[PDB]
Context: bound to proteins that are not shown
RNA sequence: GGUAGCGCUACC
RNA sequence: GGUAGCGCUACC
Repeated sequence: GGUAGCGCUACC
Repeated sequence: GGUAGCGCUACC
C1' cells in the first nucleotide's frame, strides 16, 4: 500500500 | 435489507 472480519453509530 | 462514518483486530 491492499484486503478481510467484528462492534457501535448515522441515513434511506 | 441497502448506503455511509468511527473504533478494534487480523491477513497478504

Entry title: Structure of C. elegans Dicer-related helicase 1 (DRH1) bound to blunt end 5'P-dsRNA. This is an experimental structure of RNA, with 24 nucleotides shown. The entry also contains Dicer-related helicase, not shown here.